[PDB]
Context: bound to proteins that are not shown
RNA sequence: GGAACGCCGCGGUCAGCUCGGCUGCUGCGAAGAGU
RNA sequence: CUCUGUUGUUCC
Numbered sequence: 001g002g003a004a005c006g007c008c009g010c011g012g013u014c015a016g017c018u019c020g021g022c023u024g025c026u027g028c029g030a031a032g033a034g035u
Numbered sequence: 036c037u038c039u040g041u042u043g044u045u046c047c
Stems, first nucleotide, its partner, number of pairs: 001047004008029005014024004031039004
Other pairs, nucleotide, nucleotide, family: 005029tWH007044cWS017019cWS019021tWS023024cHS030040tWS
């Protein structure tokens, strides 16, 4: 530089429950805003 | 060039 989600790090200003916490689905991982 | 920020996740 192109990728990725099994590993592990960080999320979802989104969805179900009969809901302040579980799981479903789902993003990003070193640059972004100004100029 | 200015403000806010970054070790090391993975694969070639």
Molecule: Telomerase TR
Organism: Oryzias latipes